[PDB]
RNA sequence: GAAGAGAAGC
DNA sequence: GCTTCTCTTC
Numbered sequence: 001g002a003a004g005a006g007a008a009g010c
Numbered sequence: 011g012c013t014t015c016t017c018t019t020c
Stems, first nucleotide, its partner, number of pairs: 001020010
Other pairs, nucleotide, nucleotide, family: none
């Protein structure tokens, strides 16, 4: 970088 | 519709 596992904020 | 955080894999 790419693709994911989760959590949120506005 | 935009954005942050932990982590992974290749």
This is an experimental structure of RNA, together with DNA, with 20 nucleotides shown. Released in 1998, the model rests on X-ray crystallography data to a resolution of 2.5 angstrom.